[PDB]
Context: bound to proteins that are not shown
């Protein structure tokens, strides 16, 4: 940048303000979780990913399980 | 945190 | 007031 | 032991290609 949902000022707005949650198509390339002192941090390991590059997958929604990370 | 000299 | 699991 | 992935299941549902527009 934008959906939602509340808040007042008789179920009000593209601005009249505020507050609390969603999302930026795939694949390589960056920052946040966990952990050899699950006390901070001293050092380093699992996973992820906004700006770039790029001839590149996938039938839709509810909700049950298993099966993952080691020093 | 915890034995111990 | 001590060394280390 | 958390954010997240992964795969198997149960319920509902599966007809395309374009022209356009108040």
């Nucleotide at each position: 940048a934008u959906c939602c949902g509340g808040u007042a000022a008789c179920g009000a707005a593209a601005c009249u303000a505020c507050c609390g949650g969603a999302g930026a198509c795939g694949g390589g390339u960056u920052a946040g979780g966990a952990g050899g002192u699950g006390a901070c941090g001293a050092c380093c390991u699992c996973u992820a990913a906004a700006a770039c590059c790029u001839a590149g997958a996938a039938c839709u929604u509810a909700g049950a399980g298993u099966g993952c990370a080691a020093a | 945190u915890a034995c111990g000299a | 007031g001590u060394g280390u699991a | 032991a958390a954010a997240g992935c992964a795969c198997u299941c149960u319920a509902a549902g599966a007809g395309c290609a374009u022209u356009a527009a108040a």
The RNA from Guillardia theta has 103 modelled nucleotides. The source organism's lineage runs through Eukaryota, Cryptophyceae, Pyrenomonadales, Geminigeraceae and Guillardia. The sample was in a buffer at pH 7.5. Keywords: Fanzor, Eukaryotic, RNA-guided, nuclease, Gene editing, RNA BINDING PROTEIN-RNA-DNA complex. The PDB entry is titled "Guillardia theta Fanzor (GtFz) State 1". Method: electron microscopy, resolution 4.7 A. The entry became public in 2024.